[PDB]
This is an experimental structure of RNA (25S rRNA, nucleotides 2361 to 2992) from Saccharomyces cerevisiae, with 632 nucleotides shown. Primary citation: Tesina et al., Mol.Cell (2023), "Molecular basis of eIF5A-dependent CAT tailing in eukaryotic ribosome-associated quality control". Released in 2023, the model rests on electron microscopy data to a resolution of 2.4 angstrom. Taxonomically the source falls in Saccharomyces (Eukaryota, Fungi, Ascomycota, Saccharomycetales). The entry also models magnesium and zinc ions.
Context: one part of a larger RNA, bound to proteins that are not shown
């Protein structure tokens, strides 16, 4: 989807349809709430993706802002320090000690005096005679130069005004002592009282043409046309330059994996075994191992014979050195482990550097690719030994790194492209600087505020397979039960049953099967608490204990807790254990859990974390079809 009766088998491990039974008669009405793993939403839990986002930091990488220098803006004038070139002077006092010891280094002879050093005195430091480095003062340059104080005012800056009273001189008063005439400072119309102040100003004095009045001048001192202050070549600005900077900005934050985390590395190797006598072979299988060591512990050659044990020898013995006998290896050979070595591959000595140089070729991993390791030549040059010969590191099977850059070695060879010389620079050939997540990204976290694609490849239910572990049943009988294995028990063992106990798995379901308990009702199981009827007893009666058929009937009222459990009160004939998608949420309820509020303690720098506490917190739909109660 199409449809709807049921058990039970299988089945993707719970069918309406398939198998094999049961059955099974039109149309249908009202109610119901078992099913339809009923509906409503590409599960919001969990995992996965080289998918986000909000948020936090000591996670990467950056940024706005800030801050500090330079430099320009940026003139203009005067002192004081300081540092450097290179001309050149002196200088050094703890005590001891002849003396003022800056130290160093030489120096045993220098000698100008035949003195001063040395031998010796003291002293950390020794003194003659040489020179060197610092530390000091110290003059000088057409000398480099810094850095710090301080004028100047027109650049620049701040600020006020309806740019109004600056500056400077002079009046007129005081104070001043003048030492000859005035040197200067102060002032230069307002202070008992919530009135009043304005008409180019009244007076004065000069002009007009007089009148109506008008004009200068003064009243009200002159000069400068700098509003007036304040800072000032310092701020400001402009560009770099160094610090700060989750305030923002972008991004990252392995994998495996009996779900993920945490926890191992089984991620690159390597030895024995699993591994099943060619070869390969898995697991988070078992036991273990590597990221070094060595110039000898590598190469050559000579000698020699190890663990161990037996007999002896002053101190000396269990272990000291010596000597003899046995000794196949029971020792060594850097390491794990497994193989090989006995005139040696082990000990001990002698010489070396083949642990060199050229490029190929083969094995193993394997794609017949890289890497690492290895074998066996070839052209050189070399060690060693009389010499065959051995030697391209380690007796052998691990012991380790591409591109891109930077670096070195070698050709000292090619470019640098108008042509040349010389730095510089780019190339070939061979090396080193390393990526362990080892065929090699540059990289913290939360998220209960959360998102998206998906995922039953993958956790948290129930069902399924298994029963460790839970629960219950036997068999044997060594005891206890005064005595007596079995009335009742039962050690040391062994056989099993069940899925009402946790696990173990991951088969179903993540385009969702509502997820704790309690209310509510039915039926099913027997492994029987009670009640019917017996047997047995370490049953005299009362009480009790074992068992048998039995699931017919019945199994409670309460404090405390969200519980299931549990523990008390109590009543009873007794208060038995369990199933029914851990029966039952379109039956209810929401105390608990398990969303966003919010506290507390603990962790955290922090955002936040806590099967740690504690408080609030939306429970949707039945009118289809079964079924089931009742009507026709």
């Nucleotide at each position: 989807a199409c449809a709807g009766c049921c058990a039970a088998g299988g089945g993707a491990a719970c069918g309406g349809g398939c198998u094999u039974g049961g059955c099974a008669g039109a149309a249908u009405c009202a109610g119901c709430g078992g099913g339809g793993a009923a509906a409503g939403a590409a599960g919001a839990c969990c995992c996965u993706g080289u998918u986000g986002a909000g948020c936090u930091u000591g996670a990467c990488u950056c940024u706005a802002g800030u801050u500090u220098g330079a430099c320009a803006u940026u003139g203009u004038g005067a002192a004081g320090a300081g540092a450097c070139a290179u001309a050149g002077a002196g200088g050094g006092u703890g005590u001891a000690g002849a003396a003022u010891a800056a130290g160093u280094g030489g120096g045993a002879g220098c000698u100008u005096c035949g003195g001063c050093g040395c031998c010796a005195g003291u002293g950390a430091a020794a003194u003659a005679c040489c020179a060197c480095u610092a530390c000091c003062u110290u003059u000088a340059u057409a000398g480099u130069u810094u850095c710090u104080u301080u004028a100047c005012u027109u650049a620049u800056u701040c600020a006020a005004u309806g740019a109004a009273g600056c500056g400077g001189a002079g009046c007129u008063g005081g104070a001043a002592u003048u030492c000859a005439u005035u040197u200067u400072c102060c002032a230069c119309g307002u202070u008992c009282u919530a009135g009043c102040a304005u008409u180019c100003a009244a007076g004065g004095u000069c002009c007009c043409a007089u009148u109506c009045g008008g004009g200068g001048c003064u009243g009200a001192u002159c000069c400068g046309g700098g509003u007036u202050g304040a800072a000032g070549a310092c701020a400001u600005u402009g560009u770099c330059a160094g610090g700060u900077g989750g305030g923002g900005a972008g991004u990252u934050u392995g994998g495996c994996u009996g779900g993920g985390g945490c926890g191992g590395c089984a991620c690159a190797u390597c030895u024995g075994u699993u591994a099943a006598a060619c070869g390969a072979u898995a697991a988070c299988g078992c036991a273990g191992a590597u990221g070094u060591c060595c110039u000898a512990a590598g190469g050559g050659g000579g000698g020699c014979u190890c663990a161990u044990g037996g007999a002896g020898a002053a101190c000396a013995g269990a272990a000291a050195u010596c000597u003899c006998c046995a000794g196949u290896a029971g020792a060594a050979c850097a390491a794990a482990a497994g193989g090989g070595u006995a005139a040696a591959a082990g000990c001990c000595c002698c010489c070396u550097u083949g642990a060199u140089u050229u490029u190929g070729a083969u094995u193993u991993u394997c794609a017949g690719u890289g890497u690492g390791a290895a074998u066996a030549c070839a052209a050189a040059c070399c060690a060693u030994g009389a010499a065959a010969g051995u030697g391209u590191g380690g007796c052998c099977u691990a012991u380790c790194g591409a591109u891109c850059c930077u670096u070195u070695a070698g050709u000292c060879c090619c470019u640098c492209g108008g042509a040349a010389u010389u730095u510089g620079a780019g190339g070939c050939u061979a090396g080193a600087g390393g990526u362990g997540c080892c065929a090699g990204a540059a990289a913290a976290g939360u998220u209960a505020c959360c998102a998206c694609a998906g995922g039953g490849a993958u956790a948290a239910c129930u069902g399924g397979c298994u029963u460790g572990u839970g629960g219950c049943a036997g068999u044997c009988a060594a005891g206890c039960g005064u005595u007596c294995a079995u009335a009742g028990c039962g050690a040391c063992a062994u056989u099993g049953c069940u899925u009402u106990u946790u696990g173990a798995u991951u088969c179903u379901u993540c385009g969702a099967u509502g997820u704790c308990g309690g209310c509510u009702c039915u039926u099913c199981c027997u492994a029987u608490c009670a009640u019917a009827c017996c047997g047995a007893a370490g049953c005299a009666g009362a009480a009790u204990u074992c068992g048998g058929u039995a699931a017919g009937c019945g199994u409670u009222g309460g404090a405390u807790u969200g519980u299931u459990c549990a523990c008390c009160c109590a009543c009873u004939a007794a208060u038995a254990g369990g199933g029914a998608a851990c029966g039952u949420g379109a039956g209810c309820u929401g105390g608990g859990u398990u969303u966003a509020g919010a506290c507390c303690g603990u962790c955290g720098u922090g955002a936040g974390a806590c099967a740690g506490g504690u408080u609030a917190g939306u429970u949707u739909u039945a009118c289809c079809c079964u079924a089931c109660u009742g009507a026709u």

An Rfam search finds the family "Eukaryotic large subunit ribosomal RNA" in it. Its family is annotated with structural constituent of ribosome and ribosome in the Gene Ontology. The sample was in a buffer at pH 6.8. The depositors describe the entry as "Yeast RQC complex in state with the RING domain of Ltn1 in the IN position".